[PDB]
Context: one part of a larger RNA, bound to proteins that are not shown
RNA sequence: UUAAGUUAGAAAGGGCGCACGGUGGAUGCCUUGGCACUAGGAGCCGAUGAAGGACGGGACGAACACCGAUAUGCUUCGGGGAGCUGUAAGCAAGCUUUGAUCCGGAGAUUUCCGAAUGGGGAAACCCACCACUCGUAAUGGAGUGGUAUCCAUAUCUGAAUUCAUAGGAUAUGAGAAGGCAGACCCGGGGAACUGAAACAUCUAAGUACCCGGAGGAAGAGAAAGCAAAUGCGAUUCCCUGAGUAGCGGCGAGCGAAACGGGAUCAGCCCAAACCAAGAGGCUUGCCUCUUGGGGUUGUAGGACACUC
RNA sequence: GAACGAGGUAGAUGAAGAGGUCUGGAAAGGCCCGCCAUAGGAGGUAACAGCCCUGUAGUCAAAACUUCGUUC
RNA sequence: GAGUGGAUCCUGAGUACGGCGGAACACGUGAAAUUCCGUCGGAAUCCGGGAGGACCAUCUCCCAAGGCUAAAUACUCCCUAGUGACCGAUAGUGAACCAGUACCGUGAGGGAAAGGUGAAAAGCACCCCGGAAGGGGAGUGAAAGAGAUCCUGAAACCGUGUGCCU
Repeated sequence: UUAAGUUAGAAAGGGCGCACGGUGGAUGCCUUGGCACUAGGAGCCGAUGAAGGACGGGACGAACACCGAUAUGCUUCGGGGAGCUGUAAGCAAGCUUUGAUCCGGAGAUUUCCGAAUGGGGAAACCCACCACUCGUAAUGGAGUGGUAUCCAUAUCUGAAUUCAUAGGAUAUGAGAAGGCAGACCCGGGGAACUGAAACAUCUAAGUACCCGGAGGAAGAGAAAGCAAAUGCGAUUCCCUGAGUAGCGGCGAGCGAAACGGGAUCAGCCCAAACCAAGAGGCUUGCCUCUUGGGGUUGUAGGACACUC
Repeated sequence: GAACGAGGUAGAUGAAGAGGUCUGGAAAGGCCCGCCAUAGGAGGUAACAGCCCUGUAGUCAAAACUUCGUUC
Repeated sequence: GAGUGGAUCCUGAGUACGGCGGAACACGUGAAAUUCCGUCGGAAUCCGGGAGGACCAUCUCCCAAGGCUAAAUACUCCCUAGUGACCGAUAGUGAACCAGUACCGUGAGGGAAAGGUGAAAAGCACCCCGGAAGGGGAGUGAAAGAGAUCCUGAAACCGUGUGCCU
């Protein structure tokens, strides 16, 4: 050198491991806020304008909170004692031991809408009348108050229609209205799903829900009761009776009460006889109605007779 | 309508350690010592405080409005 | 302002009750008392009336058809004080936060998400790159990889480097 053979290495990119980051907001720790209760308070607000809002108010945008044209606060009485002019830094301008800011009691102010009520209206707007006031050359403009409806009471008018009544007018009313607890209570009205292994009676359930009425609680309540004793002695609520008695397409299910034990305890007023006074109809001395007295109950009481 | 009493709606007073020392940014923590307590509830304070602060127990307090009671 | 008598008088009327139709009663119409409503009928009145779960008799207990009445009971939007083998940020309220908001819907109505700098703002003078954002120093701080999207800081997911393999 040739031939035959064998075997490395390779990383465009990728896999595994490791290291270090990113993202993301789990986890831990934390709590400004919740949840469930206990004890006590309080359980209503409103035409003297509520609840809830709208629009406004600061030296300083918006927003929150606070306040209402006296607007980031006013007075007063108490408290308190060095800082203060909120959130909210900050600059600015001020305040305050001659007591500020701040806390509590009582007041004042409290735009507009809202039951909303002068009339209207698409809430937070618009348009009036009457007094009185400001202003005007006078009209126009402005301010304050009054002006809904219904109810009650009083007065004045008294249609058709004679009396009269209806109706109308005026005055007086801290008269009503509306809100609200998503609760509790008493009424009016009142489902269905569902269960029944279907379904109609039945259930769910007199529930949900709607409506009315409340009250701080409501309702109930002083025996035409419970019972079956030597009885008990208003009502409510708790325990128990008892898942009993019973009800029930005797199905599903529904389901007491009294006795007994406790909590708490409290009883009263009329109507009626009858009496007095007054008015009214006189029916013609009978009856009606108003006011006061009387009276209040069960082996009855009262009136009515007599007796503290 | 009054008077008196107790409450409510603001408040007041209120004991005892910066004890030393260690670590630490800081001490309420460790260690070693005290003290008060009708107060060792709570919250806060640079880490966990009866003695640091606000307080707590106890004791007081109301011009005003208001609740209940008692007596007349 | 209290006893004895009882001639009379009074003692809740369209009521009680009944028929029919319903409801309430634990009780469904039943043997169905009791209570209430509508409708129609309709007492007695002390020599009276009601009840004792059909009804009658006897007995027993009561006196309706007028009204009032505290407490013991129920509940909590609130206020005050407190408690918890209750929650700890997807929990606990829907809402720890400017929430019945934002947002959605013509409307009734539906209905969120969102907590953590540090003991203290001492919240980074100054220098440098950059238009700024954002960085790198320097400072502050115990800590700045606590610098606001700020305690911790998992996983998924995204990257940079490379020991072994392909």
This is an experimental structure of RNA (23S rRNA, nucleotides 3 to 571) from Bacillus subtilis subsp. subtilis str. 168, with 546 nucleotides shown. Taxonomically the source falls in Bacillus subtilis subsp. subtilis (Bacteria, Bacilli, Bacillaceae, Bacillus subtilis). Method: electron microscopy, resolution 2.3 A. The entry became public in 2024. The entry is indexed under Stalling, Nascent chain, elongation arrest, regulation, RIBOSOME. An Rfam search finds the family "Bacterial large subunit ribosomal RNA" in it. Rfam links the family to the GO terms structural constituent of ribosome and ribosome. The family is grouped with related families in Rfam's "LSU clan". The PDB entry is titled "B. subtilis ApdA-stalled ribosomal complex".